[PDB]
Context: one part of a larger RNA, bound to proteins that are not shown
């Protein structure tokens, strides 16, 4: 660690290349192995088929309870639990893959005075 | 003008259909913050204009009827602003004047915002007016001032409900740069948009995003258009002193897809696919009438290949989600598997004698020993054995469990707790060692070796090199 060595030839010097050399989260595959600490991991071939599993559901004081299941009953409170069932929301995010796709997507760099937007904030109903 | 209204439903009963656990019908009931309708203050006063009780000349004056919200959709108005008079129309304060009415004449009046880059048409403001609707009939914790107990007056509140403008998460489209290979691609570009113009239509919105008409323009040697691509893009990865070649399917952002291609509801968002609708492939139950499919989530299981993990366990973390402090979440985390990688370091270590070198002290000296000895090795001689992989109670981590680390008690004379993988001609680092083949078997990147004494073959002794790590391929890059 700003580096090269061997080959044409009786013999030298070129050019020129093959071959050595090395590093690869850079892939397979030989043999190999005691501790361990972090760990990539069906992308390539086939975005090819896929069995079962299981990956999306949800309630407080406060929107509806008439549940014998009851707690409870001279607090006929029934708030308890409410199983269900309405509503009411989320399921448009996650997660996955790389098939398309050549100014396309995407990168910065600007616009929307050319646009919609749930919610969460601030004003926010003498008709 | 019921004000705190209308009906019906579904769980619940009850009865069925069906080869189909996939569905669902007929009847009996029953509730809202679901659905549908409207008043007790929903209230007009009041503000104000129109018609109008007025009456007068004049920046004079209407009693009252009503309209008076919202948000729609049009069209018309001022729309972000140097100073004097002269002069005239009201003749206003006033002034010449009896006065009418003619001069003039200050104050407050020739007083709507932003970016403040400007017709931002927001809502604002003002008119004339449209058409559809909206304007809490909701909710308990906690109750009270009020008690006239009148159930008359009133309490923080909602995770609540709705209109408006506003913030916010973003979206979707613009805009200028910047994107491989190719000319055995030089011209593209209006079949049925190509470029442009007017008007439209259609959208959330501009726009040839579509129609109509209408003009002929766009585009390129500064590489258009076509072909390729074993092409998702970027952050970034690889390697070198610098320039730089090469890769980036991958954990992050952006896109894109859910077997194809194409279609559409719900919604705020989807042109969703763990939503549906065809159809095309493939494919399944089927009693044959029908009825269902979609792992490019997770773990699996065929396949295909040179290539790729366990049908394990948890919401405890990160955070997401509901109505929600609790619920749920193979997102996420543990965990098994795992020489893909990258760190860390265990194969001994210490003693005399040993058994030679050697220096030493000297004899003696081209020789020589001895007193040799810090040393060195060799000692299946001797030994001191020094400790942790094992080893296990118990501890801890942990949602619970393991795994490190702690840790009582167990744990080496090597035969044992026992490295290996390539090579030894030269490139290249290390045997002209032995035996066996004999141009044979093979070696071998290259050059070159084996043809009957092979520093390369086949082993054998040795020797090297690197070491929980090495060989081979095949790809980059030096």
């Nucleotide at each position: 660690a700003u580096u090269c060595u061997g080959g044409u030839u009786g013999a030298u010097c070129c050019u020129g290349c093959c071959a050595g050399u090395a590093g690869u989260u850079a892939u397979a595959u030989g043999c190999u192995u005691g501790u361990c600490u972090c760990a990539a991991a069906g992308a390539u071939u086939a975005a090819g088929c896929c069995a079962u599993g299981c990956a999306u559901g949800u309630c407080u004081a406060a929107g509806u309870a008439c549940a014998c299941a009851c707690g409870a009953a001279u607090u006929a409170a029934a708030a308890g639990u409410g199983a269900a069932a309405c509503c009411g929301c989320a399921a448009a995010a996650g997660g996955c893959u790389c098939a398309u796709u050549a100014u396309a997507u995407c990168a910065g760099u600007u616009a929307u005075g050319g646009u919609u937007c749930c919610u969460u904030a601030g004003a926010u109903c003498g008709u | 003008u019921a004000c705190u209204u209308g009906g019906a439903u579904a769980a619940c009963u009850g009865u069925g259909g069906u080869a189909a656990u996939u569905c669902u019908a007929g009847a009996g009931c029953u509730a809202a913050u679901a659905c549908a309708u409207g008043c007790a203050a929903u209230u007009a006063a009041a503000a104000c204009a129109u018609g109008a009780a007025c009456c007068u000349u004049a920046u004079g004056g209407g009693a009252c009827g009503u309209g008076u919200g919202c948000u729609u959709u049009u069209a018309u108005u001022a729309g972000g602003c140097u100073a004097a008079a002269a002069c005239c129309a009201a003749g206003c304060g006033a002034u010449c004047g009896c006065a009418a009415g003619a001069u003039c004449g200050u104050u407050a009046u020739a007083u709507u915002g932003g970016u403040u880059g400007a017709a931002c048409u927001c809502u604002a403001g003002a008119u004339a007016a449209c058409a559809u609707g909206c304007a809490g009939a909701u909710c308990g914790u906690a109750u009270g001032g009020u008690c006239u107990u009148g159930u008359a007056c009133c309490g923080a509140c909602g995770a609540c409900a709705g209109a408006u403008c506003u913030u916010u998460c973003a979206a979707a489209u613009g805009u200028c740069u910047g994107c491989c290979c190719u000319a055995u691609c030089a011209a593209c570009u209006u079949u049925u948009g190509a470029u442009g113009g007017u008007a439209g239509u259609a959208u959330c919105u501009a726009g040839g995003a579509c129609u109509a008409c209408c003009a002929u323009g766009g585009u390129u040697g500064c590489a258009a258009c076509g072909g390729g691509u074993a092409a998702c893009g970027g952050g970034g990865a690889a390697u070198c002193a610098g320039g730089g070649u090469u890769c980036g399917a991958u954990u992050c952002c952006g896109g894109a897809g859910a077997g194809g291609g194409a279609g559409c509801c719900u919604g705020a968002g989807a042109a969703a696919c763990g939503g549906c609708u065809a159809c095309c492939a493939c494919a399944u139950c089927u009693a044959a009438g029908g009825a269902a499919g979609g792992c490019a989530g997770c773990a699996g299981g065929c396949g295909c290949g040179u290539a790729a993990a366990u049908u394990a366990c948890c919401c405890a973390c990160u955070c997401c989600c509901a109505g929600c402090u609790c619920g749920g979440g193979g997102a996420g985390g543990u965990a098994g598997u795992g020489a893909c990688g990258a760190a860390a370091a265990a194969u001994a270590a210490c003693a005399a004698u040993a058994c030679a070198g050697g220096a030493c002290u000297c004899a003696u000296a081209u020789c020589c020993g001895a007193g040799g000895c810090c040393c060195u090795g060799u000692a299946a001689u001797u030994g001191g054995a020094a400790u942790g992989a094992g080893u296990a109670c118990a501890c801890u981590u942990u949602a619970a469990a393991u795994c490190c680390u702690u840790u009582a008690a167990c744990a080496a004379g090597g035969a044992c707790c026992a490295a290996u993988u390539g090579g030894a001609g030269g490139g290249c680092a290390a045997g002209u060692c032995u035996g066996g083949u004999g141009c044979c078997a093979g070696c071998a990147g290259c050059c070159g070796c084996g043809g009957u004494a092979a520093u390369u073959c086949c082993a054998g002794c040795u020797c090297c090199a690197a070491u929980a790590g090495c060989g081979u391929a095949u790809a980059u890059u030096a």
The RNA (18S ribosomal RNA, nucleotides 1 to 612) from Drosophila melanogaster has 605 modelled nucleotides.
Rfam match: Eukaryotic small subunit ribosomal RNA. A reference for the family is Cannone et al. (2002), "The comparative RNA web (CRW) site: an online database of comparative sequence and structure information for ribosomal, intron, and other RNAs", BMC Bioinformatics. Clan: SSU clan.
The structure was determined by electron microscopy at 3.5 angstroms resolution and released in 2021.
Among the 77 different proteins in the entry, which are not shown, are 60S ribosomal protein L24, 40S ribosomal protein S20 and 60S ribosomal protein L18a.